[PDB]
Context: bound to proteins that are not shown
RNA sequence: UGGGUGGUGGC
DNA sequence: ATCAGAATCCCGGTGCCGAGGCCGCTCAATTGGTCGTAGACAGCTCTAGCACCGCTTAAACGCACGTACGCGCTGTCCCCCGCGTTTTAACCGCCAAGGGGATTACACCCAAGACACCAGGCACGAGACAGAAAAAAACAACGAAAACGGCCACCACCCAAACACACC
DNA sequence: GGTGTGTTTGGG
DNA sequence: TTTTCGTTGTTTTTTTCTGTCTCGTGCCTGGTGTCTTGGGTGTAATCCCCTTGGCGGTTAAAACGCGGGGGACAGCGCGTACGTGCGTTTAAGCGGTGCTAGAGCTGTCTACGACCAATTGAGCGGCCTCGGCACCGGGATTCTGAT
Repeated sequence: UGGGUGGUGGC
């Protein structure tokens, strides 16, 4: 015990 | 061309009238001497013209190309050129009159000339002064970046194509 | 000599 | 999608310089002020020469009628001669660098002209004679138009 993107939900 | 025929040149005649030859005379050109001043000339100086160079920059060039005025052709239409005719006035010649320009004659005045003498104006220095050209500014004006709330939870899903080398 | 695999580089 | 400072054009703006005008100064030489003399101009008085002008008669010059024909004008085709651009090329000119013919000023000195006085011989007013030329008539030619 990965990164990095991206989506939906909480106040 | 072709000839008929007017228009014009051209040839002998003539008289007459200005051109030119000639005479008498007079005043302007001549000759010559004397003065004076203008200009030819020699030297100086310093001004402008000239020749030459660098660079630039605005202006001339050849030609392609369109295009429009120049020019040839045709048609028109009446304006002059030319001729018959009638009117008419310019000219020739004479014949006066009279007035205005030359001509002489003198009066006088005013410009020429010489000189005594001061500001007119002019070259020059300053300084003026507006107009033009070359600095800041005010232009905007659009370009470029910054950011465009906070935190947390869950999930899902991430390289291909070409070239070279090795093995069968 | 040809085919396959691996490595490196890069878009109309 | 909304955004304010940095970097580039646009244009007035002003400020400075430059050339060309206006004026102040010293000096000076040229205008001015005055005498005076002689000649030219001002005026006048006359002469006679030249200008106008009235009339008569005329012939040539013009005015006018007139027709036709040929020259001016319009229009038009057209088309080739030339304006316009455009890069392409030419060279004008504007500013610097020296050089030195020669323009121009200054003196001089004399050599040539202005003028004075006698003179004389051509030039000019006048007067004549002629022969060159306008013009008169004839003939011949030389143009042009009807043909």